RNA sequence: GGCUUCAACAACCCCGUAGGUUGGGCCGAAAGGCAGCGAAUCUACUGGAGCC
Numbered sequence: 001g002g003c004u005u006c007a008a009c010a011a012c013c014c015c016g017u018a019g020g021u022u023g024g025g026c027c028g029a030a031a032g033g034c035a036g037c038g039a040a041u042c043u044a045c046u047g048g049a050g051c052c
Base pairs, nucleotide, nucleotide: 001052002051003050004049005048006047007046013038014036016045017044018043019042020041021040022039023037025034026033027032
Other pairs, nucleotide, nucleotide, family: 007008cHS007009tHS024035cWW028030tHS028031tHS
């Protein structure tokens, strides 16, 4: 330098942070808005553990 894998910390458990894709939920006439969307997934970053 690159790659892999993980989330201890958590007001049962799950849940590192931020932002996207796809597709949902709710509200709404619509435009459009709301939210721990307990759905799949991507990028980068925090912090572990490993390998080349």
Molecule: Chains: A
Organism: Candidatus Koribacter versatilis Ellin345